The PDB entry is titled "Structure of the post state human RNA Polymerase I Elongation Complex". Shown are 47 nucleotides from a PDB entry: RNA from Homo sapiens, together with DNA. The structure was determined by electron microscopy at 2.81 angstrom resolution and released in 2022. Zhao et al. published it in Cell Discov in 2021: "Structure of the human RNA polymerase I elongation complex".
Context: bound to proteins that are not shown
DNA sequence: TCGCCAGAGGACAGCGAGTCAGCAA
DNA sequence: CTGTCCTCTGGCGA
RNA backbone atom coordinates (compact mmCIF):
# COMPACT_ATOMS: atom_id res chain seq x y z
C1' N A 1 0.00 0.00 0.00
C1' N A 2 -3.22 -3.68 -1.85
C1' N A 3 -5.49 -8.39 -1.23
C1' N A 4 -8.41 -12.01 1.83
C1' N A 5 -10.85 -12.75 6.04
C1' N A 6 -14.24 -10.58 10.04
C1' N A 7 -17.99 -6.91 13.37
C1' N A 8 -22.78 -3.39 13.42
C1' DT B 1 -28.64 24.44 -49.99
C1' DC B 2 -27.65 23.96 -44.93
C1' DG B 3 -30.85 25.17 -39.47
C1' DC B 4 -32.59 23.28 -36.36
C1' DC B 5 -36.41 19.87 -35.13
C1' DA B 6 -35.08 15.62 -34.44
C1' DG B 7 -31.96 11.96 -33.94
C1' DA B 8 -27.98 8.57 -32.78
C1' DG B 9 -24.11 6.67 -29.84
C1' DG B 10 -19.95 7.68 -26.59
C1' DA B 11 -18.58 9.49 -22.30
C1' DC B 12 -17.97 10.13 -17.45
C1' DA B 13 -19.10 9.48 -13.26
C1' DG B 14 -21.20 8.58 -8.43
C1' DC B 15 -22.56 3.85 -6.39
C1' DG B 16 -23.89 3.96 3.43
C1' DA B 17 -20.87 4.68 7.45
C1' DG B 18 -17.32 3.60 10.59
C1' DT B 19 -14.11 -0.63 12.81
C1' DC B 20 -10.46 -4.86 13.27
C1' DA B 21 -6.78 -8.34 11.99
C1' DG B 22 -3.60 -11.05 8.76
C1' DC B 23 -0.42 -11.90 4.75
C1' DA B 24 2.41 -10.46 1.40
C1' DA B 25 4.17 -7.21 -2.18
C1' DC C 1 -26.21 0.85 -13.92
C1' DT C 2 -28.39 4.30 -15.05
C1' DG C 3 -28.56 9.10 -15.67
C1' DT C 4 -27.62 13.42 -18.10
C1' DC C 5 -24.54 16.07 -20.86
C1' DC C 6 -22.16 15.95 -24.96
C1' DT C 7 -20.64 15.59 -29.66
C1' DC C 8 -21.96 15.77 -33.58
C1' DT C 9 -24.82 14.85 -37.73
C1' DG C 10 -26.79 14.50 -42.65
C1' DG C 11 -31.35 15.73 -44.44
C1' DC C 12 -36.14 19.13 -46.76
C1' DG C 13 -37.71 24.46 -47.38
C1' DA C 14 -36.71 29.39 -47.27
RNA sequence: UGCUGACU